This is an experimental structure of RNA (FRAGMENT OF 18S RIBOSOMAL RNA), with 27 nucleotides shown. Sample source: This sequence of 18S RNA occurs in Tetrahymena thermophila. Released in 2001, the model rests on solution-state NMR data. NMR data were recorded at pH 6.3 and 308 K. Lynch and Puglisi published it in J.Mol.Biol. in 2001: "Structural origins of aminoglycoside specificity for prokaryotic ribosomes". It is bound to paromomycin (PAR).
[PDB]
RNA sequence: GGCGUCGCACCUUCGGGUGAAGUCGCC
Ligand code: PAR
Numbered sequence: 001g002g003c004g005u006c007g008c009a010c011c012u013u014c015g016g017g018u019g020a021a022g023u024c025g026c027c
Stems, first nucleotide, its partner, number of pairs: 001027004006022001008019004
C1' cells in the first nucleotide's frame, strides 16, 4: 500500500458508515 479491520476526521439515525492516510490483520 489493495482489502479488512482499529482507531482519526467527517457525516450521522450518533445506530453505523463514508473519506485519506496511520498503522495494524490478511494479502
Ligand atoms: C482508502 O484507503 C480507500 N479505501 C481506497 O479505496 C483509496 O484508494 C485510498 O483511501 C486513497 O484514496 C488504510 N490504513 C490506508 C488506505 N490508504 C485507506 C484506508 O481507508 C485505510 O484504512 C479505509 C477507511 O478506514 C474506511 O474504512 C474505508 O477505507 C474508506 O474507503 C472504514 C473504517 N475503518 C471504519 O469506519 C469502519 O471499520 C468501516 O470501514 C467498516 N464499515